Entry title: 40S subunit of the Giardia lamblia 80S ribosome.
The RNA (tRNA) from Giardia intestinalis assemblage A has 74 modelled nucleotides.
The sample was in a buffer at pH 7.4.
The 2024 paper behind the entry is "The Giardia lamblia ribosome structure reveals divergence in several biological pathways and the mode of emetine function".
An Rfam search finds the family "tRNA" in it.
The entry is indexed under Giardia lamblia, Ribosome structure, Translation, parasite, RIBOSOME.
Method: electron microscopy, resolution 2.94 angstrom. The entry became public in 2024.
RNA sequence: GGGUAAUUGGCGCAGUUGGUUAGCGCGCGGGUCUCAUAAUCCCGAGCUCGUGAGUUCGAUCCGCACAUUCCCCA
Numbered sequence: 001g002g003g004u005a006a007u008u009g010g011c012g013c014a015g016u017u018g019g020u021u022a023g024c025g026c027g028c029g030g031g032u033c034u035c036a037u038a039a040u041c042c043c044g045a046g047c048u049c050g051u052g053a054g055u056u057c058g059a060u061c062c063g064c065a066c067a068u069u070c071c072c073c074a
Base pairs, nucleotide, nucleotide: 001070004067008015010024011023025042047063050060051059
């Protein structure tokens, strides 16, 4: 250097042109201490640019960090 995949809320995880998405987790409440139950509320440059489209985490492209395999005459 060449190829492959992925980066999401405080947490790993599925989601891909019209929900901000599921669990975990925040505290206040109910439920014979009141927890395993259930109800409710909260947590975001979804790594960074551009491209067309009513509308991209979401389709192409730019670059950076991480992992596997492969390459090497200043």